[PDB]
This is an experimental structure of RNA (rut RNA), together with DNA, with 85 nucleotides shown. The entry is indexed under Termination, Helicase, RNA Polymerase, TRANSCRIPTION. Primary citation: Said et al., Science (2021), "Steps toward translocation-independent RNA polymerase inactivation by terminator ATPase rho". The sample was in a buffer at pH 7.6. It comes from the structure "Transcription termination intermediate complex 5". Released in 2020, the model rests on electron microscopy data to a resolution of 4.1 angstrom.
Context: bound to proteins that are not shown
DNA sequence: TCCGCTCACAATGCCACACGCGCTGCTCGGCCG
DNA sequence: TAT
DNA sequence: GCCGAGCAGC
DNA sequence: TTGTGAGCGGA
């Protein structure tokens, strides 16, 4: 930079 | 933060074979 | 070579029995979650 | 699990 | 030979 | 028990 699935 | 999600075990049944 | 006639069965139906849904040890067959 |  | 699943003794 | 395919004589 990019998916993006969160200790509820 | 209140709190929706963490509710139940079980009878009597069935598989395969022979009868006509 | 066609036509009665009847017997295995396929299956209206149950129904008997062996078991199995929650026996263990031996024994033939087929095995890189 | 990227058996 | 080595592991797994039917088959009987009852 | 009601049927049907298959035989099994049967003239």
């Nucleotide at each position: 930079c990019a998916c993006a699935u969160u200790c509820c | 933060a209140a709190c929706c999600a963490c509710a139940c075990c079980u009878g009597g049944c069935g598989u395969g074979u022979g009868g006509c």